[PDB]
Context: bound to proteins that are not shown
RNA sequence: CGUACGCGUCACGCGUACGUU
RNA sequence: CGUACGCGUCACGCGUACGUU
Numbered sequence: 001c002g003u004a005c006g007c008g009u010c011a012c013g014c015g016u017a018c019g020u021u
Numbered sequence: 022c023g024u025a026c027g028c029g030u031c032a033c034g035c036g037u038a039c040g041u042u
Base pairs, nucleotide, nucleotide: 001040002039003038004037005036006035007034008033009032011030012029013028014027015026016025017024018023019022
C1' cells in the first nucleotide's frame, strides 16, 4: 500500500411516508 | 425545517483475516 470481513459512527444521491409546535 | 423507512454510495474511529505483483 492492496484485497475481504467484523463492531461503532458519520455524510451525499435517488424513491417514498408522516408533521399546520 | 423536522422525523422517519427503503435502494445506491463517499468516508472516519477500533479490530481481525489474506497478499513476496